Solved structure of RNA, 44 nucleotides shown. Keywords: HEN1, small RNA methyltransferase, protein-RNA complex, SAM binding protein, TRANSFERASE-RNA COMPLEX. It comes from the structure "Crystal structure of small RNA methyltransferase HEN1". It was solved by X-ray diffraction to 3.1 angstrom.

[PDB]
Context: bound to proteins that are not shown
RNA sequence: GAUUUCUCUCUGCAAGCGAAAG
RNA sequence: UUCGCUUGCAGAGAGAAAUCAC
Numbered sequence: 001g002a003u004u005u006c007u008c009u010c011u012g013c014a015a016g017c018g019a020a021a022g
Numbered sequence: 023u024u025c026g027c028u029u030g031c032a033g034a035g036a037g038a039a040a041u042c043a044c
Stems, first nucleotide, its partner, number of pairs: 001042020
Other pairs, nucleotide, nucleotide, family: none
C1' cells in the first nucleotide's frame, strides 16, 4: 500500500415500550 | 399529539486488529 474484521462517538431515520399538563 | 426509555438501519468521523501469490 490492497483488502477486511471489530469497536466508540456524531448526526439522520424507523420501530417497540412506558408516561403525560395531548 | 407530545415527552422519556430501549433496539434495529444509513451515513460520516476517530480508533484497534489481521491476512496478502510460495